[PDB]
Context: one part of a larger RNA, bound to proteins that are not shown
RNA sequence: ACAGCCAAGGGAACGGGCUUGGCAGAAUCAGCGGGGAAAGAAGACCCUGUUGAGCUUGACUCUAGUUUGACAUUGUGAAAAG
RNA sequence: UUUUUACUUAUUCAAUGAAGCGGAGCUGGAGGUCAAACUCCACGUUCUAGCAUUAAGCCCUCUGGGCGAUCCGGGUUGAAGACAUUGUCAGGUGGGGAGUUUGGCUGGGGCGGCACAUCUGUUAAACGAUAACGCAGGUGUCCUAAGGGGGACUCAUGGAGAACAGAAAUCUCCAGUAGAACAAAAGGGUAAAAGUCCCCUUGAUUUUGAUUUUCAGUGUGAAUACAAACCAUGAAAGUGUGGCCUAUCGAUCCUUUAGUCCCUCGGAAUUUGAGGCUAGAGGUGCCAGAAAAGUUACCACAGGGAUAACUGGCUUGUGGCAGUCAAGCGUUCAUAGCGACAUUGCUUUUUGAUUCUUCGAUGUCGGCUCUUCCUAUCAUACCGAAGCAGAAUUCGGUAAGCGUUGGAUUGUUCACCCACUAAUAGGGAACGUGAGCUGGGUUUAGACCGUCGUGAGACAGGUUAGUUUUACCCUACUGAUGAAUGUUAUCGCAAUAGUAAUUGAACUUAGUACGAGAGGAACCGUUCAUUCAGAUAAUUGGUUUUUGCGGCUGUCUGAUCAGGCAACGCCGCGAAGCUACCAUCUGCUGGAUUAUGGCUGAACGCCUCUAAGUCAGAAUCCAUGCUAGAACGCGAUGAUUUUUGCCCUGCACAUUUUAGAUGGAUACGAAUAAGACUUUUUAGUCGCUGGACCAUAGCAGGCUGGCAACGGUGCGCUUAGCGGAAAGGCUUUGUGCGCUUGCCGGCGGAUAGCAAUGUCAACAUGCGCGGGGAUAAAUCCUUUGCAUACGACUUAGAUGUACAACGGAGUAUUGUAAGCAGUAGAGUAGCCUUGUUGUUACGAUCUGCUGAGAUUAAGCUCUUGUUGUCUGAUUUGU
Repeated sequence: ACAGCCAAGGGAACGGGCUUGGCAGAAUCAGCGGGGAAAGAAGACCCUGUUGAGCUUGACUCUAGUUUGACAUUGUGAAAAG
Repeated sequence: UUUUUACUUAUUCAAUGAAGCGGAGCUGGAGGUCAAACUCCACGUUCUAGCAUUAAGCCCUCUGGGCGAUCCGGGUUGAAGACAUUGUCAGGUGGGGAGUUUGGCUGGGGCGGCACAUCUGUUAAACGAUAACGCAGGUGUCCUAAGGGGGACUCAUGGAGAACAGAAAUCUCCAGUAGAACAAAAGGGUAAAAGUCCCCUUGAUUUUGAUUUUCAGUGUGAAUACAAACCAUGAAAGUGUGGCCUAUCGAUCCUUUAGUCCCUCGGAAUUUGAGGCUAGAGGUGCCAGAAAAGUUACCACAGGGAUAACUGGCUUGUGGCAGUCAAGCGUUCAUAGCGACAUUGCUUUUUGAUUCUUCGAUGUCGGCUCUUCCUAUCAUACCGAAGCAGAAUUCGGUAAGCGUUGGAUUGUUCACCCACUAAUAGGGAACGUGAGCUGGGUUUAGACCGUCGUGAGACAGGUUAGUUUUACCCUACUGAUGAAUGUUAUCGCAAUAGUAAUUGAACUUAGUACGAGAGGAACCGUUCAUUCAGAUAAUUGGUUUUUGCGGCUGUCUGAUCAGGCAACGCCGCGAAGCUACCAUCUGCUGGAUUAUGGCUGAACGCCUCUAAGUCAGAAUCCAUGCUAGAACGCGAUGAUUUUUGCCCUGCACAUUUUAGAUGGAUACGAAUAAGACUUUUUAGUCGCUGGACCAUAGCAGGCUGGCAACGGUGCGCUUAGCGGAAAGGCUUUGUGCGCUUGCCGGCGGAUAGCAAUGUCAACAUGCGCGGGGAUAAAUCCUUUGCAUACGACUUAGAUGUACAACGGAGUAUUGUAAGCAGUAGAGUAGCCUUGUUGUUACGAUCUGCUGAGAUUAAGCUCUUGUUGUCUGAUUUGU
C1' cells in the first nucleotide's frame, strides 16, 4: 500500500496476509478502548559526519582599543654635561 | 648628542553679547627724606530685599568739536607651549572581539590500553598465506669494539687433592656434546668456534646497477650476490661493503653541509650575493609523514537500528528450583527428618553476555483499576509417612476447584513493622495494563547546596518548581435490530457455548478418646457468620423539578389577597421512583474418577491391590440444575385474502436445473479362544468371500396364432394389519384389464450408409384443461409503560363487564387556608357623664370556625357520574 476473525509454526527471532489447524452466512445501531507494534513529528536520548552554532579558557592564529619609543608637525635663546 | 629652563608665533585648552589688557602718567597714604623726589600701596560702591537706562555741567563757536570719561600700543582675555596633540612605523598588553581547531581503533561511546611503525615463540590446522582489545614477551637503544682479519685456548659444572682457607678466595689433576657464553625479547646458530684471551687494524670506505622480504611486485626499512676501485688482515688459501641471523626507523617543500669548483643570474663583463646539479643531515612515533584546547542540562543539521539506553529472540555463567551417590548428624540408627566431598539436570519470575528487530519514534518507573493464565500449593478437600500417645508440627501425593487482606514510613519495585485472618504462596500475559488514569520518581528548559573545574560547566549526589494531545475508521468486546429461506401466529425441543459458590466460628460430641500428668481431639448433628453470586423494595435509611406542602430574607406588582424575580434564592418535611451487607430474600443432587486404602489372583507351586478382573474413594471431572438459544438446527399447532387471487388433485404440453440414473441400496441378532444343522451332546458336516443372489431373450423391445398351465408379473380399483427414531414405508384381501421368454409358429426392422451419447431417467417450475375445496393477516399509525439511546418489547384500538378526558371516592404529603369574629394581645395615643371587669385608632402575634386548606399519577387504587371516540395507509400466497 491493499485490507481487516483466531491458535500454533517458521520468519528481519511478537503475522491481517505465508504453512497447518479452528472455522466461516446479507445489511447493520449505540457504546468501548484489547489490537491495528493506531495517529501526530525525516528521535530531541545515543553514536557517526574530517556538518554547525551558543558559551569558556593559560588552545592555534589574529584584532579594535590602549600603552611605550622613534621620525615628522618643530621654531627662537641660555647654561651644563657627552 | 644628552639634561635643565627662557621666548612666543606654530599647536593645544577655555571664556565672552571678544568691556576695560599691557605700559606710562595724574592724585593721595607711606619710607627719613641727605638732592630731588627715587621706592611701595591704593586710587569714587558694605547697617537696610529702594533707585540707577535714552549726560548734566564747563570750554571753543563750527544746528557742531573738547573735557566730563588721562595718554600710549589696536595683542579680546586667560591657561599651555615647541611639550601636548595629530600623522606614520616600531615593541608590549589585549577572550573585549574575530576566525578556526580540539586524531583513530574499540564486542555502543567514554575512561583504560595500543592490538596505529614494528620484532620472537605459539595460536597457525607439517609449503606459503592467515584474524581477535588471542597467549608469553620485545623495539625507538647499545658498541672504536661488542666492527674486520689472524692466532692461541675451551666453556657450565662435578669429583679427588694443597698453610691460614671454612659451603664460596688461589693452585693441581681427572671427568666434562656444551648442561656455558655470544649487548639487549625470544627462537635458531656456533667447540682446534661464532665462545675466552692476545696481535694488527678501520671494509662501519668509494661509484652506481641487480636481487630477496613486506609488495601494487609502489615507497620506506632491512638484507643478499656480484662489477669496478681502494684498503685491512693473514705464511697463505681466503675473509671483511658494520654488529652470528631474525627488530632497532622516516617523503614533497624549506634549511644546512659536503662534492663537482661545474652550470645560470638572459644587453656585455669583473667581483660579492643568489639560484641549480649529486650525496648526507635537521622530522614528521597518528611512524606513506594536517599546524590545533574545552563546554553545551540553551542547542542545531545530515544520517544511523552499521550503534547504546526497553520488550522480544539465542545463551544460562550468575540467580532460582530439582535430582543421583552416601561420609556423617539424628540416645542406637546413612536415607523419620537431614546430609558433606562430588556429580546430573530443569527454569527464564534475577543479573549478565550478545547486538538479530525497531532511531522518517513500538510513549521509558511505580501505584490504582480489571481480566485471565501457570504451579515450583500458603490456606481449603481427600490421603500416605514420622524420631505420629493426644494436641501441635514436620515430610510427601492427587490437586490451581476456591481464596490469598486492613494499615504506619517510603515515588518506590523491594523492604520493614502493627493488626486481622483458614491463609495473608510465588509468578506470567510487550518486566499485562498512560488515545484507562495518575504523575510522587526518572529524564528538557528556572533555582539552591556540597565536592570537582581557572572557566564555561560536571556529578550515574541531595533539593524545590515544572502543558500527559486524537477515535467518528477496521476489528475485537458489550449490548441492540435485521432480508431471505410460502405468509402469519402460538407453543415448544436442545446442538453448542457458559456456569458458582466459598470459608470460619460457636454449641454438642467432651473436659470424652489419648495421656503419669500437663494438657486435649474428631465423625454425625445444630445455630450463625465471612467472601462471592443472583434478585428484590415489605420495612429502615439515602436521594427530591412532586419545585407537593409549609416557612424565611431582599426586591417588584399602591395596600390586602394572590403572585414575579434572586443563572432551580434559601430552609423543614416530603410521597412516588430509584437505590444500600446502610435494607431484605434465594444460592440443587447424581454418576464417574485422582491420590490412596482394598478384594480375588497369577506371573514366581509361596507371596503379592494388578498382570486379566474387581471395591471404595478428593474442594476433581461429566451430568442434574442454572444462562443464551444455532439469527443457514428442528418439531407441534391455529388461521391462511370474494381476490379472479389461493389450496388439493387427474392429466396434457413446454421449459430451467442437476457434485453426476443408465437392471436391483439385495434389511436378523450376537459371538469371534466362535457360529449353524443332524443324531446324540459324543461325533460328523458347512464357510476358506459378492466371480454371490434376484432380475436378465422380444422395433429402448413391434403385429398376430397355437399348445401347456391356473402359475409369474405390470397397472387400476379394493380389503385388512403393522410401522412415530427422521413413522411417509412394510405387508395384505378380493377384483378387473394387460403381458408372459414355460413350449412351438407366421410377419416386420435394411439407407443412421464402417463409429460419432446419437438423445429413452427422477426431481422442479410454468402454462392449458378437468374435478373438488376454503374465504386471512401482518406492518405503519394512535395508545401503554411491566419496556426503552434509536430500533426492539409489553399493552390497547371497528359499538365493547371498550377506550379516553373530566368529575367523584379512597390512599398518601404537608400541617391548620382565605375570610370573618373575639372580653386574646407587650402596650401606645384620643374622648368622657372615669369603666364602681369603658370607648376609638394602631398593634408582632394568639384563639375559634379548622387535622383545615392545598396537592394527590404525571409509572397510586377504585368508580354505577358527565362528555366524547371508534373502517386511515402499506404489504404479504405453498

Solved structure of RNA (25S ribosomal RNA, nucleotides 2339 to 3361) from Candida albicans SC5314, 960 nucleotides shown. The work is reported in "E-site drug specificity of the human pathogen Candida albicans ribosome" (Zgadzay et al., Sci Adv, 2022). Released in 2022, the model rests on electron microscopy data to a resolution of 2.32 A. The depositors describe the entry as "Structure of the vacant Candida albicans 80S ribosome". The entry has 75 different proteins, among them Ribosomal 40S subunit protein S18B, 60S ribosomal protein L6 and Ribosomal 60S subunit protein L24A. An Rfam search finds the family "Eukaryotic large subunit ribosomal RNA" in it. Its Rfam clan is "LSU clan".